[PDB]
Context: bound to proteins that are not shown
RNA sequence: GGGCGGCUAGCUCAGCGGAAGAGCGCUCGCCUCACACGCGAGAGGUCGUAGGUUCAAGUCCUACGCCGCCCACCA
Numbered sequence: 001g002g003g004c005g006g007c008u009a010g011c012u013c014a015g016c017g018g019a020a021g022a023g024c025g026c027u028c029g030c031c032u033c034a035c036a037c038g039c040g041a042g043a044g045g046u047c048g049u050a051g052g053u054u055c056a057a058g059u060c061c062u063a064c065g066c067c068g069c070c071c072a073c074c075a
C1' cells in the first nucleotide's frame, strides 16, 4: 500500500433470499421412577452505519465505521 476475516439475545457463537437461533447466563416452577452435568414454562435481538438491487435482504451489490489477521523494498 494491497487482500481477507469478523461486527446477530447480556456473554461465547451458528444462520447467509422467503415469518430471527443455540449454549451459557437470567426469571418462574420442579429431587416427575435415565440424567440437577437434570426437567418443564418464560424474558431477552429495528441482525456495526449510510445507501442500492430484488415481490422478498442479518441473507446480494456499493461505500464507510470500528477489531484482527496475511502480504509488501517507504531507505
Stems, first nucleotide, its partner, number of pairs: 001071007010024004026042005048064005
Other pairs, nucleotide, nucleotide, family: 008014tWH008020tWS009010cHS009022tHH010044cHS015047tWW017054tWS021045tWH025043cWW053057tWH054056tHS074075cSS
Solved structure of RNA (tRNA (Val)), 75 nucleotides shown.
It was solved together with Valyl-tRNA synthetase.
Crystals were grown from: Ammonium Sulfate, Magnesium Sulfate, Cacodylate Na, 1,8-diaminooctane, pH 6.5, VAPOR DIFFUSION, HANGING DROP, temperature 277K.
Primary citation: Fukai et al., RNA (2003), "Mechanism of molecular interactions for tRNA(Val) recognition by valyl-tRNA synthetase".
The PDB entry is titled "CRYSTAL STRUCTURE OF THERMUS THERMOPHILUS VALYL-TRNA SYNTHETASE COMPLEXED WITH TRNA(VAL) AND VALYL-ADENYLATE ANALOGUE".
Rfam match: tRNA. Rfam classes the family as a transfer RNA. Rfam's curators write: Transfer RNA (tRNA) molecules are approximately 80 nucleotides in length. The family is grouped with related families in Rfam's "tRNA clan". A reference for the family is Hou (1993), "The tertiary structure of tRNA and the development of the genetic code", Trends Biochem Sci.
Keywords: Rossmann fold, helix bundle, coiled coil, beta barrel, RIKEN Structural Genomics/Proteomics Initiative, RSGI, Structural Genomics, LIGASE-RNA COMPLEX.